Keywords: Leishmania, ribosome, aminoglycoside, paromomycin, RIBOSOME-ANTIBIOTIC complex.
rRNA zeta from Leishmania donovani: 71 nucleotides with solved positions.
Ions in the entry include magnesium.
Entry title: Cryo-EM structure of of the large subunit of Leishmania ribosome bound to paromomycin.
It was solved by cryo-EM to 2.5 angstroms.
Taxonomically the source falls in Leishmania donovani species complex (Eukaryota, Discoba, Metakinetoplastina, Trypanosomatidae).
The work is reported in "Atomic resolution snapshot of Leishmania ribosome inhibition by the aminoglycoside paromomycin" (Shalev-Benami et al., Nat Commun, 2017).
[PDB]
Context: bound to proteins that are not shown
RNA sequence: AUCGAAUCGCCACCUACAAGACUGGAGCUUGCUCCCUCGAAGGCGCCAAGUAUAUUCAUGAUCACAAGACA
Numbered sequence: 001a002u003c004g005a006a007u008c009g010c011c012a013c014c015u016a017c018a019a020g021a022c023u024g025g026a027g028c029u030u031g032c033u034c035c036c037u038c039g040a041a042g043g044c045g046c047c048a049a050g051u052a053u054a055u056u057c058a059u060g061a062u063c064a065c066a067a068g069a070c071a
Base pairs, nucleotide, nucleotide: 008068009044010043011042024035025034026033027032028031
């Protein structure tokens, strides 16, 4: 310290684990009836720290790598 760069989704909720002739739980007529958690979502994030008369934004001028980049 050259160095300007290409990349553009973050999480101490995903980031454990089996199963598919089963994997919500039971009944018994074993293929139907019944229970709530209804069996087809990992959460966030996408411009007020949150849905409410709040206050910057130009002149970078009509596209150009986004001229930004710690989320």